Context: one part of a larger RNA, bound to proteins that are not shown
RNA sequence: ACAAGCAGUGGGAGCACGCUUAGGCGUGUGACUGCGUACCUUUUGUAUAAUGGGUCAGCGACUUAUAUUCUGUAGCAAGGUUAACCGAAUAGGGGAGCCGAAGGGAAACCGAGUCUUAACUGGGCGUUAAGUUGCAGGGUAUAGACCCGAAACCCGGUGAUCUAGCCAUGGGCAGGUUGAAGGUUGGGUAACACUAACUGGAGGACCGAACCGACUAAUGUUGAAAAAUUAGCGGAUGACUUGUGGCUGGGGGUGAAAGGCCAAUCAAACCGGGAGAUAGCUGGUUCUCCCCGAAAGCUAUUUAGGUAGCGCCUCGUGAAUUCAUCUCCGGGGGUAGAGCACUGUUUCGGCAAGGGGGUC
RNA sequence: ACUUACCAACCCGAUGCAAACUGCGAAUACCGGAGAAUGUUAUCACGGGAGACACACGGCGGGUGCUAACGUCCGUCGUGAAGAGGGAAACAACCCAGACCGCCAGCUAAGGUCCCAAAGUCAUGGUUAAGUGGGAAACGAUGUGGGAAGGCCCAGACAGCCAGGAUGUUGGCUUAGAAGCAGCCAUCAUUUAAAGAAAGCGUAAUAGCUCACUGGUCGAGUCGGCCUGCGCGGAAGAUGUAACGGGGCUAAACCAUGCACCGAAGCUGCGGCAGCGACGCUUAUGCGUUGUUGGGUAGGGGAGCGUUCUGUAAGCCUGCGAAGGUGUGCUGUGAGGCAUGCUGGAGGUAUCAGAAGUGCGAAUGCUGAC
Numbered sequence: 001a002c003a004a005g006c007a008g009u010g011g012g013a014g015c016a017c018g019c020u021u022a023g024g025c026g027u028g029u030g031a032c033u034g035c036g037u038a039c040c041u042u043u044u045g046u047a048u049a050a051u052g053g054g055u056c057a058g059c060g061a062c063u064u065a066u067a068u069u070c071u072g073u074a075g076c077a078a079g080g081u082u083a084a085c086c087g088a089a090u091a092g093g094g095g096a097g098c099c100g101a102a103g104g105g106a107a108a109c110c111g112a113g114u115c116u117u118a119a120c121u122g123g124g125c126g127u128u129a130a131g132u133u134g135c136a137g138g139g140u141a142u143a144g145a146c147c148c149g150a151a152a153c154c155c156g157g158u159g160a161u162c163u164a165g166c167c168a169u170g171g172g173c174a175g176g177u178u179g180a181a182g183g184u185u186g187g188g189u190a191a192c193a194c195u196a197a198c199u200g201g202a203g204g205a206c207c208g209a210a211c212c213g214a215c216u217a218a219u220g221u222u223g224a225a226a227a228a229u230u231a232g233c234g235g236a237u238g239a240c241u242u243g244u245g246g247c248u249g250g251g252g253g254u255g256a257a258a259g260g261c262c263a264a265u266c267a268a269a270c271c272g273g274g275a276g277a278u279a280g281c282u283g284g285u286u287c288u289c290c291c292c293g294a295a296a297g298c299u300a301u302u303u304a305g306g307u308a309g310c311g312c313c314u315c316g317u318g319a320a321u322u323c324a325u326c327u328c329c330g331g332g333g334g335u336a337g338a339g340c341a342c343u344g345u346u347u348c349g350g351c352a353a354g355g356g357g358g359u360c
Numbered sequence: 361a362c363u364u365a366c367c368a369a370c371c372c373g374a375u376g377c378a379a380a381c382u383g384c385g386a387a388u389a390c391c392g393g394a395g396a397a398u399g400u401u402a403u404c405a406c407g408g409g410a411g412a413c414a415c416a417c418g419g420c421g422g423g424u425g426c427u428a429a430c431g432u433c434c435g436u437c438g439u440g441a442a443g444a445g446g447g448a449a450a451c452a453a454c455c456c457a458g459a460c461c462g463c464c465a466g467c468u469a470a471g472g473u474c475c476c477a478a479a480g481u482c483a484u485g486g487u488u489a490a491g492u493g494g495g496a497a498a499c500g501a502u503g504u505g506g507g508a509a510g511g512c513c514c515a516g517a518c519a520g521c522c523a524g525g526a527u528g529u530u531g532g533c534u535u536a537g538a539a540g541c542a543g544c545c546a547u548c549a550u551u552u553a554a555a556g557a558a559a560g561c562g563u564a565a566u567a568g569c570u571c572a573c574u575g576g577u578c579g580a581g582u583c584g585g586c587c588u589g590c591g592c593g594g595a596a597g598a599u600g601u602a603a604c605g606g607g608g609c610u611a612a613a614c615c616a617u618g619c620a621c622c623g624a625a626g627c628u629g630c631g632g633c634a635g636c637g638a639c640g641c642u643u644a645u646g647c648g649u650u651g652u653u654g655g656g657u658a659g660g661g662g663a664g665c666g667u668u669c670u671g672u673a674a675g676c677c678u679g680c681g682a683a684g685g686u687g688u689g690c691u692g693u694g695a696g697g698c699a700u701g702c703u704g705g706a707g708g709u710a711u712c713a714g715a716a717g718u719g720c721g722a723a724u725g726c727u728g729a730c
Stems, first nucleotide, its partner, number of pairs: 008035004014029005039052001041050001054730006064143013079099003085093002103110002113125004146284002149281001153274006164248009173238001175207003178203001182199006211235003215232005250266001252262003287664006297310005312411001313409007322402001323399003326395006337384001338382002343378003347374004354367002356364001358362001415440010445456003460632004465628003471622003474607003480619001482618006493609001499593002503590005510583003520577005526551001528548001532545001559570003633654006641646001665719001667716005675709003684703008
Other pairs, nucleotide, nucleotide, family: 012031tHS013030tHS038053cWW039722tWS040051cWW043045tHS044452tWS060720tWS060723tHS061284tSS061720tWH062285cHS063145tWS077130tWS078100tWS080132tSS082096tWH084094tHS087088tHS087091tHS102111tSS104114tSS104124tWS105107tHS105108tHS112126tWS117119tHS148282cWW150278tWH151277tWH152275tWW159250tWH159263tHS160163tWS160248tWH160253cWS164254cSS173209cWS174208tHS179201tSS179202tHS180201tHS181200tHS188193tHS189191tHS210236tHS214215cHS220225tWS223225tHS224228cWS249262tWS250269tHS251268tHS255258tWS283723cSS288694cSS293658tHS294657tWH295412tSS295442tHH296441tHS298413cHS308413tWH312410tWW314660tSS320401tWW321323cHS325396tWW332389cWW333388cWW334335cHS334385tWS335386tWH336385tHS340378tWH342381cWS346375cWW351370cWW352369tHS353368tHS359362cWS360361cSS400635cWS400636cWS400652cHS401403tWS411658cSS425428tHS425429tHS440452cSS443458tWS444458tHS444625tWS445624cSS446470tSS456469cSS468624tWH470623tHS472479tWS478622cSS481612cWH488490cHS488611tWH489610tWS490610tWW491492cHS494608tWW497595tHH498594tHS501591cWW508585cWW509584cWW513580tWS516578tHS516579tWS516580tHS517579tHS517581tSS524554tSS525572tHS527528cWH527550cWS531545cWW533544cWS534543tHS535538tHS535543cSS536564tWS539565cHS540558cSS540560cWH552553tHS552554tWS553554cSS555572tWS556571cWS558559cHS562567tHS563565tHS600602cHS604607tWH608612tWS611613tHS640647cWW648649tWS656657cHS664695tSS666718cWS672711cWW673710tHH678706tWS679706tWS681705tSS681706tHS682705tHS682707tSS683704tHS
C1' cells in the first nucleotide's frame, strides 16, 4: 500500500512519551487541507530543455613597497619638518635639504602687481582666504598588482633502443613451372643469310609455403589489443627481406613526396629556463545591519561586446525664494486641420488659338 | 486656297490631391515676468568615490516593411530592468497598488458574488433561442425586436376560386424553316375585358401549354422601400474534448437603473524598531515634544560581529577538570552571546588597545574520504 509535481510553509485531527491535579504544559510524529516550478552565473528576459556543482572535510582570490592627491584625527603654527649619518642606539645630535607665506610674462625683466599694445576707455592672470609633519582611510602611478586559464615567441641542453635515409659486416627465401641468349650436329649458301634436332638455363618471368605487406567483409569500440582477431587478399631471386653495430639533430635531419617520419607527441620534437609572457576574453570572488540609489543616452575613437568627456548616482562644503506645481500677463511659431493665390498634379464644361488627317 | 473620325494652349466656371505646396492656422509644448499656497533645498556651484554607454515591452506621434512580424529605427510618457502584493486560468514588461516588523481586527482598489472558490440563485424593465455568450470577411436570407414615413382598401383591398387572349403575322432574316424562335430591327398594329409583331417548354416549324393584361365570388386589412438592436449561413488539420479555467448555465448570457457584499503586503486600528528635519527647554543633550520617512541591482555613505597573533599578563581561570567534540536551555535587530549535561584529559584568557595568511557553495577549483 485509491494516491500525482522543488517535498516546504499556514492550518490541523489522531497517536506515543515526560511533567502538571487533568486548564489544551513540553517533546516526537503528521492523516487531511490553502499556497507554492531549487541555487549560482549571464542576461531585455531563465522553472527553464542555457552555464556550474555527486557529497563531506581541509585549502582557495583586492595584497605589499614606494610616490602623489583628498578626507578624518593629533602636534606645532608664518612657520612646519628632518634624510643619510653619529649615538651611552625608539633618547639626544644632524636643518644638507623639502614644503609654505607672491604673482605676471616665452624670456630678459618687473613686482601687489604684471602681460598685452605706440597706448589702453580696456582686457587676461593675480592681491586681499594657513601652512606643515605624523597616524588611519579613499583614489591614482610604477611594480605579477584581485585569483586561475591560452594558442604561441626566444635561449641552453637531451634524443636516430620507434621510425626515414645511408654505411660496414652476417643470415633467409619449402615445392612445382616456363624455356631467352649461347653451344653441338645436320640441311642450306660461292661465303653469308636461313633452317631442323638435341643441348642450355635467362628473367625487377609464372603458381605457391616460410618471410614481407595490408585490398574487402564481419567482430571488437569502458576491446583479449591506445589499430587487433577471423575468413578471404598482394609480393614471394629481388628497386627483396632480416640480425648486429655505426652516421645524419629541430627552421634542422630524412623523405620513390603524404606535410610523411624524427621514442604512442610534428605546418616546426622533447626537457629546463626568460616566466607569474600577454589575455580590451570566459569563469570565480567568502560575516552582519542601517541610509541613499542609477544607466543601457550624446560626442569621439583601426571604434562598435573596449575606452574617454559630458548626461544620470552617492558623500562633503557653500550659496540666492534658487527650483517645482497652479492663476494672471508678455512672446515667437507654421505642426494637426484647412485651402488651392503660389510650386506641382487632377476631372468636367465654355471659349478657343494652335496642331494631326483628309483637302488646293 | 479647300477641311475634318481627332488632339488642344491661354482665359472663364465648377471638383479633388501633396513629407520635400501655403494668400490661413489651432490644441499642447517652450521662453520670460508677477502672485499665493505647498514641498525635509526639492535649485545651482565646487570637491572625494562610482557605476553605465547590449536595453525590453505598452500607450501616443512617425520613417521602413506588406497600414506583416514578440520585426527594425527615432520622439515622448509609463512599467520591467532594480518591486514583492491583488486581478487578467497559467502569463517580466497589461490593470489596481509601492512590502520597516508583529496581530486568529476593520474599510476599500482593480476584479468579482450558482459549485470548484470568499461574497446577490439580489431587485426592476427589456433583448437573445444561437450554448450566440464562449474566435473571423466580402456577401446571402419572409429569424426576431424597435422607429418614422408611403401606396391600395368596406366605391370591397391582397391571396385564393370562376371568365376573355387571335391577328397584319410565315416578317423578312443566309430567310434550310425560323411562326416569337442560332439569327436583324422597326417596335406600330385589327376587335374587345385585353392579348405580347413575344416571358419559356420545345422544334427541320408552326402544334399545344400557359402567363404577361382585364370582368365575376370572398368580407378585413394588404403591399414594398428607409433607419436601427440582437441573432443565422459564409466557417476545413493533423497525440485527446481542446476557440467559457472546469462543472454546469436559457439566465449562472447581453443592455439599462439601484442598493448590498467579497476582495491587496493599499488605507485605518493596537504594539515595537530605526533614519531625517523644526522646535519645548535640558546643552556632558533627554524626552512627552512635533512632522515625516524606511522595495531595491550596479554603486556610494555609515555602524558593527566573530577568528589567529602582540601588550595589559610572573595578572586572572583551570586535574574540585582547559582547549576541542556532542546535546539542552536562555538571550540580542543581525553577524552572535551566555549557562549547563555528557565526552575529553591540559591548557585557556577578561578589559582596553595593536596587527592580519581574518569569514567559502559554486571558479568542468586543488587534496583526501565516502
About this RNA:
This is an experimental structure of RNA (23S ribosomal RNA, nucleotides 526 to 1261) from Escherichia coli, with 730 nucleotides shown. The work is reported in "Basis for selective drug evasion of an aminoglycoside-resistance ribosomal RNA modification" (Dey et al., Nat Commun, 2025). Released in 2025, the model rests on cryo-electron microscopy data to a resolution of 2.2 A. Among the 49 different proteins in the entry, which are not shown, are 30S ribosomal protein S13, 50S ribosomal protein L29 and 30S ribosomal protein S18. It holds a match to the Rfam family "Bacterial large subunit ribosomal RNA". Its Rfam clan is "LSU clan". The organism belongs to Escherichia, within Bacteria. Entry title: E. coli 70S ribosome complex (N1-methylated 16S A1408 + arbekacin). The entry is indexed under aminoglycoside, A1408, resistance, ribosome.